The RNA (LSU-alpha, nucleotides 459 to 1534) from Leishmania donovani has 960 modelled nucleotides. The PDB entry is titled "CryoEM structure of the Leishmania donovani 80S ribosome at 2.9 Angstrom resolution". It holds a match to the Rfam family "Eukaryotic large subunit ribosomal RNA". The sample was in a buffer at pH 7.6. Method: cryo-EM, resolution 2.9 angstrom. The entry became public in 2017. The organism belongs to Leishmania donovani species complex, within Eukaryota.
Context: one part of a larger RNA, bound to proteins that are not shown
RNA sequence: AAGACAAUGGAAGUACCUCCAUUUCAACGGCCAGAACCAGCCCUACUGCAUUAUCCUGUCGGGGGUCAAAAUCCGGCGGGCAA
RNA sequence: AAGUGCAAGAAUUUUGGGUCUUGGUGAAAUGAGCGGAGUAUUUGAGCUGUGCACGG
RNA sequence: CCGCACGCACUGGUUUCUUCUCCGUGAUGCUCCAUGUUGGCGAU
RNA sequence: GAAAUGGGGUGCCCCCACCCGUCUUGAAACACGGACCAAGGAGUCAAACAGACGCGCAAGGGAGGAGAUAUGGUUGCCAGUACUUCUCUCGUACUGAAAGGGAGAUGCAAUAUGCAUCUGUGGUGUGCACACGUC
RNA sequence: AUUUGCCCAACACCGACCGGCCCU
RNA sequence: GGGUUGCGUUGGAGUGUGCCUGUUUGGACCCGAAAGGUGGUGAACUAUGCCUGAACAAGGUGAAGCCCGGGGAAACCCAGGUGGAGGCCUGUAGCGAUGCUGACGUGCAAAUCGCUCGUAUGAUUUGGGUAUCGGAGCGAAAGACUCAUCGAACCACCUAGUAGCUGGUUCACAUCGAAGUUUCCCUCAGGAUAGCUGGUGCUAGUAGAAGUAUUGUGCGGUAAAGCAAAUGAUUAGAGG
RNA sequence: GACCUAUUCUCAAACUUUAAAUGUGCAAACAAACCGUGCCUUAGCCAACUGCAAGGCCGGAAAGAAAAGAAUUAGAGGCACCAAGUGGGCCUUCUUCGGUAAGCGGAGCAGGCGAUGCGGAAUGAACCGCUUAGGGAUAUGUGGCGUCAAAACUUAUGGGCUCAUUCUCGAUACGUGAAAAGGGUGUUGGUGGAUA
RNA sequence: AAUCCACCGGCCCCGAAAAUGGAUGACGCUUAAGCCCAAUUAGUGGUUGCCCAUUAUUCCUUUGGUAAGGGCGGAAACAAAC
RNA sequence: GGAGAAAGUGUAGCCCUUCCGAUGUAGAUGUGGCCUGGAGGUUAGGACGAAGCUUAUGGCGUGAGCCUAAGAUGGACCGGCCUCUAGUGCAGAUCUUGGU
Numbered sequence: 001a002a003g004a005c006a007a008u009g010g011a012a013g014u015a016c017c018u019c020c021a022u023u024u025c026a027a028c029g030g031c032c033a034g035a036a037c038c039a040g041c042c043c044u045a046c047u048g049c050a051u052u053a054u055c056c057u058g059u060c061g062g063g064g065g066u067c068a069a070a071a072u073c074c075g076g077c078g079g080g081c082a083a
Numbered sequence: 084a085a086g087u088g089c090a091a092g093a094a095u096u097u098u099g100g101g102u103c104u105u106g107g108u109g110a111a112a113u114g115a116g117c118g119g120a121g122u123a124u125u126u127g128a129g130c131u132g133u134g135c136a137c138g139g
Numbered sequence: 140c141c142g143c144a145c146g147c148a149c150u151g152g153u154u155u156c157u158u159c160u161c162c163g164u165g166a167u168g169c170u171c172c173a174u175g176u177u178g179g180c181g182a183u
Numbered sequence: 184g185a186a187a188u189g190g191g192g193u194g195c196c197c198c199c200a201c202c203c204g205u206c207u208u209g210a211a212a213c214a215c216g217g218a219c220c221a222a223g224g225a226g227u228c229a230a231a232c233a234g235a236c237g238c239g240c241a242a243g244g245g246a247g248g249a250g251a252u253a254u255g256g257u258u259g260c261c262a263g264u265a266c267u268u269c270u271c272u273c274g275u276a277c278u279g280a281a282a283g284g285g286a287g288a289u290g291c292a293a294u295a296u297g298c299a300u301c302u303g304u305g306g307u308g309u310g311c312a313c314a315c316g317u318c
Numbered sequence: 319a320u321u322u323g324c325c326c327a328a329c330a331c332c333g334a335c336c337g338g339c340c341c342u
Numbered sequence: 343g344g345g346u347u348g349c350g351u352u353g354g355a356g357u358g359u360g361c362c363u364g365u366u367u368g369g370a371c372c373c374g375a376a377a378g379g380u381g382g383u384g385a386a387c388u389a390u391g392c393c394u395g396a397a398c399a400a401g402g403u404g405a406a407g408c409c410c411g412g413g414g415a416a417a418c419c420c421a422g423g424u425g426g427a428g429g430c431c432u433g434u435a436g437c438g439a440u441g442c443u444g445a446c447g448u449g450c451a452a453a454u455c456g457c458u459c460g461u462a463u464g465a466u467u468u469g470g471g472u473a474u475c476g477g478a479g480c481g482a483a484a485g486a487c488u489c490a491u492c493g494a495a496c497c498a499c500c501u502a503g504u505a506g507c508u509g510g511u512u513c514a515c516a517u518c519g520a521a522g523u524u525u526c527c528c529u530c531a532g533g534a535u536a537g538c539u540g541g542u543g544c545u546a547g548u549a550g551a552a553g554u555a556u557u558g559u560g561c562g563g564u565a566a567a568g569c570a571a572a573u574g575a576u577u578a579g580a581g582g
Numbered sequence: 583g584a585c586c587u588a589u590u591c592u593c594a595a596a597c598u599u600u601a602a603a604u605g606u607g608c609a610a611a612c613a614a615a616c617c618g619u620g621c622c623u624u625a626g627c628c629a630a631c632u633g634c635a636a637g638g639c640c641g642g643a644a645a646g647a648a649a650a651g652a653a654u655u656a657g658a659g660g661c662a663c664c665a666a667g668u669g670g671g672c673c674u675u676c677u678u679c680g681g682u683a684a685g686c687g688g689a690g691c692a693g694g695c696g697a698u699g700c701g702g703a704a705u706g707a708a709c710c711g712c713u714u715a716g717g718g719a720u721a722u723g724u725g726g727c728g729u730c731a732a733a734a735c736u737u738a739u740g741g742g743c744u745c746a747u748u749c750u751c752g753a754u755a756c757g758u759g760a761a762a763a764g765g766g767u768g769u770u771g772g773u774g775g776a777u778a
Numbered sequence: 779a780a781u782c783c784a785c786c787g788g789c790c791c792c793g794a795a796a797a798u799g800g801a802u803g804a805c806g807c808u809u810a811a812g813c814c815c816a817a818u819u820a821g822u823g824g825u826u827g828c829c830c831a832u833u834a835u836u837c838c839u840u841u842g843g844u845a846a847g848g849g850c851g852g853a854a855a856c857a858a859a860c
Numbered sequence: 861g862g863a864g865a866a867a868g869u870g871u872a873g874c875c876c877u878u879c880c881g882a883u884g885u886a887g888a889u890g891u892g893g894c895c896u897g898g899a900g901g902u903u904a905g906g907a908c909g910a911a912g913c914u915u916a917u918g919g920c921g922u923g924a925g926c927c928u929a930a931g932a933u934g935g936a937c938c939g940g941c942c943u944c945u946a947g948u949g950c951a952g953a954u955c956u957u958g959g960u
Stems, first nucleotide, its partner, number of pairs: 009199002013195006020189006028181002031179004036108004040102004048089003051085002055080008121159001137142003169864004202217004218960006226511001228368007236360005243273003249267002252265001277284002287301005305332005313323002316320002333352002338346001371510002374507001378500006389474009398464001400432003403428001407424003411420003436461003441457002444455002476492001478488002513893001514891005523536001525534003537668002539665007551655002554653001556610006566600001567598002573594003578589001580587003616642003620639003626634002671695004676690002679687002700711003715839007725829003728805003737817001740815004752807001764792003768789007776781002840882004845878005850868001894949001896946008905937001912933001913931003918927003
Other pairs, nucleotide, nucleotide, family: 011197cWW012196cWW035175cWW044094tWH047048cHS051084tWH055082tHS064071tHS065070tHS066068tHS093096tWS094099tHS109112cHS111168tWS112114tHS113164tWW114164tWH119162cWW120161cWW122123cHS123124cWS124158cWW126156cWW126157cWW127155cWW128153cWW132150cWW133149cWW134149cWS136143cWW151152cHS191916cSS203952tWS206210tWH207209tHS208671tSS208707tWS210214tHS224950tHH224953tHS225510tSS225950tWH227370tWS235361tWW239244tSS241355tWS242274tWS242356tWS244357tSS252253cWH254263tWW257259tHS257260tHS276285tSS278337tSS279281tHS283337cSS286350tWS292294tHS303353tWS308613cSS310327tHS312324tWW315321cWW335350cWH336348cWH338347cWS339345cWW340344cWW340345cWS341344cWW373508cWW375504tWH376503tWW377501cWW384476tWH385388tWS385479tWS389480tSS399433tHS404425tWS404426tSS404427tHS405426tHS406425tHS410421cWW414416tHS414417tHS435462tHS440458cWW446451cWS450454cWS475478cSS480486cWW481484tWS485493tHS514923cSS519886tHS520885tWH521668tSS521697tHH522696tHS524535cWW529532tWS540888tSS549658cHS562604cWW563601tWS564602tWH565601tWS568571cHS571598cWS572597cWS576591cWS577590cWW579588cWW579589cWS611647tHS615643cWW616643cWW624635cWH644647cWS650652tHS658844tWH666887cSS667886cSS672708tWS675691cWH678688cWS681683tHS681684tHS694708cSS695707cSS699832tSS701723tWS703755cHS706757cWH706759tWH709755cWS711723cSS722831tWH726733tWS727733cSS732829cSS734818cWW736811cWH744810tWW746808tWW753806cWW762794tHH763793tHS775782cWW778779tHS779780cSS799800cHS800801cSS802805cHH806811tWS810812cHS824825cSS866868tSS873892tSS884885cHS893924tSS896948cWS904938cWW906936tWS907936tWS909934tWS909935tWS909936tHS910935tHS910937tSS911934tHS917928cWW921923tHS
């Protein structure tokens, strides 16, 4: 130092040692930190062209329901860009 | 205007972030980006003429 | 043949909107290495 | 004197991690060898043949055995090196059981051994480099 | 890259020639 | 003129040496048999014969012969003693070795020990000497025994016997990288052979390219289908 | 009754008219092919003869292969010498034979393990993803996001369904590495018919 | 005034009995942390939620190529000391 | 401002820029590739301490390995480099011997 994961082993840290090595000691550093700028790389934000109709919106017939209406729904006729 | 199909919208072009994931501090910075001097033609809008394309 | 043309191809008209455009450094450097700023620690 | 980076040691944490060698389709195996260490411990030598690669020489190559002297000398260094031939042997040619036979080209030419010439790929297709052009 | 010349090595198709055995 | 055949020629390529890899034989990468052969040494253990010595407590049973008596016409038959026979019985030593499947089972001991048990006047036990032994000896026969060795001893040698079988086979890094299939083998745990693989390469770097499409053109009888078509199975009704 | 005729139910590895998918042979422009009143040569063919066979020679042209969907290539082709190891395999999709079946035995076309880890299915040779020089970043595959355990600090402002009392409802394919026939007025849907 | 009959699904239940204590991997989960289906911060604008590989992309370092290319005629100048 | 600059398979690679690959049993080969006893050369060391030995002695190489430091170890031999040479590299055989 250590629990029982048998022990060893891998990788990666840290704790305490080592005093082995290299380096530094001042108009200095090959050490440790931050902050700016540059190239590259990565990431994120920022949007246009077409398209719509089995649609939009009137209205008139139905039809439906309700105390009474409107709506969901079918058809006709207009208009059109659900922006 | 749609959860329609395609999307090319230069991120220092005085401002987006990251690089302890790279290398630099200009010891040839090739830069629309750095320096110099000037105001260029791509698109979108309306239209030309022949042609194409559409309808009978 | 006429009518259409949503604006395609050819010449390529408008400038109203839109955007920057142009030209500059070979190495007499074959190779590698050597050039910031701010603090902390470092004074044998 | 210290500071700093690296290497080293010991412990710890999170994580990862079956025991080696071997036979085997398959081993961590309830498959076999395996307590520890030191020192020993296993593709060698020789001959024939071959193919790569190094060297000499080349229609030639090379000896073997021996001899000859510098050395008929020197304790030794010398058991080597230097020198040598006619021969021997592998080659230059092969084929048949054997007796035996035994290879060029061109031209003329067809003669059971044809004849001439001798600076030459036997011919054809494909094929480095070179040479004169071309896109 | 490629026309022709020569084509080295080499690959393929042939002929010639030597030995054996032959058919005709 | 034609078929072919040679390990033939068609302006030679050999030879000597070194080195490496691979065949081959040699102990043959190293260690390993059960066996086989020649020649010697052993009968002190043990098997059997022979020469010459030694040994066997104490008891039980009571064979022959002998002695006396009784019976009987005879022949012979009964009873009491004596006697001490036997590969006879109990039981020491001796010689063995049944049961506990006892102890022990790295022992007291490479077969011993404890109690129990076999035999113990005999084909008995035993000392010394002497004889017969290795494909041989000896054996009341069990493959017993022949010096802790016996269904072929021991010693040295041939012998480092052979093994297609088991075990082992010591430095690093780099470039590459398999096979368990084919054919033949008295072949099936093994080999030779092609394939897979590495090394060296040669040859004019798009040639004689392709585990793939498309086009064209050939080949086919499995899946499906058919039994109202052949061959082979097979149900039912109807019609004539 | 049989027969005969036309049908009918049901079949075939060793039956077949018909007949796929996947396959397999060749060809697709440079030693080639195509064209010519071309020429040479023959002991080839023939009643021909300048026809056909063959080896050449000499000229011709050559989108060097158009158009029609009208190829593609990390396509240097080809030859050789020497030699090792191996010659026990095993697993899987699909096809497949013997067997009641087998983690059984035997084959076909391929892919793997053997020889190879690494990420994933808690674990597994072979399954899934992936193919390994030594490191960093970003992103992902198979598989995942309650804790173990990285990710929804248990995501949504998504829709349904499910209650399971002693091997304890269910929840990783390969992995019967577990379940069937048959049942249920448990619950939740649907189809058909019917009375109102 | 709603009801009835037949049949077919989904999940769940019965069918469902083994020997050591034991296994969705464990705990546990029931407004699932289960099954089917579906999506990506949700009719609010379409258009990549997140985590993990010896993979992919890219950067650095190594080693080997059937490796590819360039330079290799010393251009000139230039002592220490401070 | 210093220092290199080799006509080159292989080294501490002649230098530089670029591109692709990189795992592997049995097996094949390569290495200017590591170690060991000796012989031919060459260049050095050593009583101011050789071989051998021991070490939390570090440094270099992917690796075999090399090299330096210390010995309060030792007491006389010995290293590098080219070439030759072989009785040349150990963890395993119920391996052998000695010891524990």